[PDB]
């Protein structure tokens, strides 16, 4: 110099093309257990 | 919706800066 990027705690969608933004994990509360993990329910957070 | 500015009745989004990252290129005598 030419490109491509930058978004919840982490990795990642949506951008294109004007009208509030998602998912996995994580986190928080509850449950199961003698207890922990795994598992099940519910919520929150840009 | 990195950080301002702008445009817009309205911007995570369009535009122009600035910053941080990445990938190519930075050549012939």
């Nucleotide at each position: 110099g030419c490109g491509g990027g930058g978004u919840g705690g982490a990795g990642c969608a949506g951008c294109c093309u004007g009208g509030u933004a998602g998912c996995u994990c994580g986190u928080c509360g509850g449950g199961c257990u003698u207890a922990c993990a795994a598992c099940c329910c519910g919520a929150a957070g840009g | 919706c990195g950080u301002c500015g702008g445009u817009u009745c309205a911007a995570a989004u369009c535009c122009g800066g600035c910053c941080c990252c990445c990938g190519c290129a930075a050549c012939c005598a």
An RNA structure (P-site tRNA) from Escherichia coli B, in which 75 nucleotides are resolved. The PDB entry is titled "Translating 70S ribosome in the unrotated state (P and E, tRNAs)". The sample was in a buffer at pH 7.4. The organism belongs to Escherichia coli, within Bacteria. Among the 48 different proteins in the entry, which are not shown, are 50S ribosomal protein L34, 50S ribosomal protein L19 and 30S ribosomal protein S16. An Rfam search finds the family "tRNA" in it. Clan: tRNA clan. The family's RNA type in Rfam is transfer RNA. From the family's description: Transfer RNA (tRNA) molecules are approximately 80 nucleotides in length. Their secondary structure includes four short double-helical elements and three loops (D, anti-codon, and T loops). Further hydrogen bonds mediate the characteristic L-shaped molecular structure. tRNAs have two regions of fundamental functional importance: the anti-codon, which is responsible for specific mRNA codon recognition, and the 3' end, to which the tRNAs corresponding amino acid is attached (by aminoacyl-tRNA synthetases). tRNAs cope with the degeneracy of the genetic code in two manners: having more than one tRNA (with a specific anti-codon) for a particular amino acid; and 'wobble' base-pairing, i.e. permitting non-standard base-pairing at the 3rd anti-codon position. Gene Ontology term of the family: triplet codon-amino acid adaptor activity. The structure was determined by cryo-EM at 1.55 angstrom resolution and released in 2022.